Context: bound to proteins that are not shown
RNA sequence: AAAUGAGGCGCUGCAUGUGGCAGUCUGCCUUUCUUUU
Numbered sequence: 001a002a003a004u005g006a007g008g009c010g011c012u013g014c015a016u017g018u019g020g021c022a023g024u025c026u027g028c029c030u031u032u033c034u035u036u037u
Base pairs, nucleotide, nucleotide: 007029008028009027010024011023012022013021014020
C1' cells in the first nucleotide's frame, strides 16, 4: 500500500401502470455501432 463492462441488432407468444415469464443454434454478431471518416 487510491476510478471500465454485456458493447450492437433481433424474431417469436403467455402476462402486463403489476416491476416480466417461457423459447428462438450460447437468438445471431462483436476488429465494427465505430472519425485516421
Shown are 37 nucleotides from a PDB entry: RNA (Linear 7SK RNA) with a sequence from Homo sapiens. It comes from the structure "Cryo-EM structure of 7SK core RNP with linear RNA". The 2022 paper behind the entry is "Structural basis of RNA conformational switching in the transcriptional regulator 7SK RNP". Released in 2022, the model rests on cryo-EM data to a resolution of 4.1 A. Keywords: non-coding RNA, La-related protein, methylphosphate capping enzyme, transcription regulation, RNA BINDING PROTEIN, RNA BINDING PROTEIN-RNA complex. Protein in the same entry: 7SK snRNA methylphosphate capping enzyme and La-related protein 7.